[PDB]
Context: bound to proteins that are not shown
RNA sequence: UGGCGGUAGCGU
DNA sequence: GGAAGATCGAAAAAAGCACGCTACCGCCCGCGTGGTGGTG
DNA sequence: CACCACCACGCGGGCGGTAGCGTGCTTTTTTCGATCTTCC
Repeated sequence: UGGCGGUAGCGU
C1' cells in the first nucleotide's frame, strides 16, 4: 500500500 | 423592389449508453545533453 | 589532464516525421451559410 487499460467469466 | 426577417437544411459538437462480483496481465516519462567522475 | 562513460536533469510535450493519424450508434442543441419573402 493506489489508479488506469485490456481480456475472459458468473448471476441477473 | 433590394436588403433585414424568417426559414431551413446540412454540418458540427456534446451527451448518453444497468448493477454486483471473480480471475489474469501490462503499465505507471523522456531523451538525449551535459555536468561530472573515471582514465589512456 | 583534457577525453570518454555514468547519472542528474530540464524543460518539454504529439510523435515522428522529411505526414498523417480517424473509418459498424442515437438524440439534442447550436449554428451558419444559403434561400425565399416583404415592406420601408